[PDB]
Context: bound to proteins that are not shown
RNA sequence: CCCACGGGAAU
RNA sequence: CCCGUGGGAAU
Numbered sequence: 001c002c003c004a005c006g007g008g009a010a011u
Numbered sequence: 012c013c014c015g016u017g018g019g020a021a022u
Stems, first nucleotide, its partner, number of pairs: 001019008
């Protein structure tokens, strides 16, 4: 960098 | 944009 997933309670 | 995974058998 390519693809998928999860997370951001957020000057 | 930040963080954590999995997958790249590889112009």